[PDB]
Context: bound to proteins that are not shown
DNA sequence: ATCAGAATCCCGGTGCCGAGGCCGCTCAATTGGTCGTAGACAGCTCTAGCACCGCTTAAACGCACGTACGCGCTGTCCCCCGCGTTTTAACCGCCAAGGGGATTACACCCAAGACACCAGGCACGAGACAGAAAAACACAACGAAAACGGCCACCACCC
DNA sequence: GGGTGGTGGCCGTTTTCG
DNA sequence: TTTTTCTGTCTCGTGCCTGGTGTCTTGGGTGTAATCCCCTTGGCGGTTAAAACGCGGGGGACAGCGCGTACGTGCGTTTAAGCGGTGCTAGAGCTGTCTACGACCAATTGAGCGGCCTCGGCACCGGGATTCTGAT
């Protein structure tokens, strides 16, 4: 002193 | 062995009748000639015999050894053998005679001989079954809860 | 002190039948 | 738990086929019808030889026993027979194929088969002399 990183898989419920 | 005699051969007669010779004829063998098919061969595969090995194991081999049926030798009886004798019917020969096979004539017809067919099973369609697949709006949004048993060192307690 | 054990780790992991 | 194409099987049917067999038709046989004549039969006479039976007797076939050596049975003992594999090939068997030989036709001809003779081999007759056996 810039650079700089927040899950999936379910299931539900809603919405036009 | 030692004569005797039936038995059986054997010889010389016979006459007669099958032996086989003989003629006259015919068809059955021959003779030659043309077609076809059988088979005598060659070639081919591919199969059976063929000689052998390994090995076993069931059966053959020998003789102890009994043992009974093999085989002699006695003894029976009373069966068949034989020879007389009487039955008695088979044979010889005649002597009919008919029927019942052959022969002749000839209907036919069926089997030899060529081209002709069934249904068994087999190669192929497809046949509906059943059975299996396989798919079956867009979009956004919020919130919810979201692995386990036994392992064994190792802290751990009273011992 | 040691003999015993809940225990926290580490370790890997399927099974009634319906 | 639904709807639907699509996939693969599927007993299930046909068409076809081939190897025992089907149907002809043409001629020698098998039918036939008659008539010859052969031949089988049998009926009688008469016979003599065959046969029925009697009979007795002796010799063979049964009967039984010694009897014992011929052969069965066992048992280890030995044969060797064989079953399975291992190849090797004579020749067996098949396909052709080709042609030599049998088939056949019709001329034919010569013995063969049918018949006739005369005969001499040969069954029987009368004799002898062998020939074996039984009584001795």
């Nucleotide at each position: 002193u810039g650079g700089c990183c927040g899950u999936u898989u379910u299931c539900g419920u809603u919405g036009u």
Released in 2023, the model rests on electron microscopy data to a resolution of 4.1 angstroms. An RNA, together with DNA: 329 nucleotides with solved positions. Entry title: RNA polymerase II elongation complex bound with Elf1 and Spt4/5, stalled at SHL(-4) of the nucleosome. Ions in the entry include zinc and magnesium. The entry has 19 different proteins, among them RNA polymerase II subunit, Transcription elongation factor SPT5 and RNA polymerase II subunit B32.